Entry title: CRYSTAL STRUCTURE OF A 19 BASE PAIR COPY CONTROL RELATED RNA DUPLEX. Shown are 19 nucleotides from a PDB entry: RNA. The work is reported in "Crystal structures of two plasmid copy control related RNA duplexes: An 18 base pair duplex at 1.20 A resolution and a 19 base pair duplex at 1.55 A resolution" (Klosterman et al., Biochemistry, 1999). It was solved by X-ray diffraction to 1.55 A. Crystals were grown from: (NH4)2SO4, SODIUM CACODYLATE, MGCL2, ROP PROTEIN, pH 6.5, VAPOR DIFFUSION, HANGING DROP, temperature 293K.

[PDB]
RNA sequence: GCACCGCUAC
RNA sequence: UAGCGGUGC
Numbered sequence: 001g002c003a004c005c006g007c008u009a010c
Numbered sequence: 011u012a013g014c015g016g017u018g019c
Stems, first nucleotide, its partner, number of pairs: 001019009
């Protein structure tokens, strides 16, 4: 850097 | 979409 996941807010 | 964290490359 790219992808995906958890949690929260929008 | 954003804050924070994780995982694979």